[PDB]
Annotation
Shown are 77 nucleotides from a PDB entry: RNA (Pro-tRNA) from Bacillus subtilis subsp. subtilis str. 168. The organism belongs to Bacillus subtilis subsp. subtilis, within Bacteria. An Rfam search finds the family "tRNA" in it. On this family, see Lowe and Eddy, Nucleic Acids Res 1997: "tRNAscan-SE: a program for improved detection of transfer RNA genes in genomic sequence". Rfam describes the family as follows. Transfer RNA (tRNA) molecules are approximately 80 nucleotides in length. Their secondary structure includes four short double-helical elements and three loops (D, anti-codon, and T loops). The reconstruction used 142,978 particles. The model includes bound proline (PRO).

RNA sequence: CGGGAAGUAGCUCAGCUUGGUAGAGCACAUGGUUUGGGACCAUGGGGUCGCAGGUUCGAAUCCUGUCUUCCCGACCA
Ligand code: PRO
Numbered sequence: 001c002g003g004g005a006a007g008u009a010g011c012u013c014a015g016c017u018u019g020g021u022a023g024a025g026c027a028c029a030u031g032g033u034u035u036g037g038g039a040c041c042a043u044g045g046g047g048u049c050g051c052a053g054g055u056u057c058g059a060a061u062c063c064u065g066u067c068u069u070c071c072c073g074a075c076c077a
Base pairs, nucleotide, nucleotide: 001073002072003071004070005069006068007067010026011025012024013023020057028044029043030042031041032040050066051065052064053063054062
C1' cells in the first nucleotide's frame, strides 16, 4: 500500500446477519443474612451503541468517511 473484521454500562460480551425492544455476566450500591463478615439471595443505579455524515416514516442494526485495535495479502526466474 490493498482487502477484511471488530469498536455497545466501570470491565468482558450478546443484540447487527432478516430496521421498530438498549440487554447479559462480573464490578458498584441498597436490602436480606450473621455477633460481624464472606459467600449466597432479592432489588436498584449506571449507556444511547467509537466519532461524523448518509438512506429511511424510523438506524446499535443498512451505506460512507474518519479514528483506534486486530487479521490476511503484497516481485521474479
Ligand atoms: N522457464 C524459466 C523460468 O521460469 C525461463 C523461461 C520459463
The entry also models zinc, magnesium and potassium ions. Among the 44 different proteins in the entry, which are not shown, are 30S ribosomal protein S20, 50S ribosomal protein L15 and 30S ribosomal protein S18. The PDB entry is titled "B. subtilis ApdA-stalled ribosomal complex".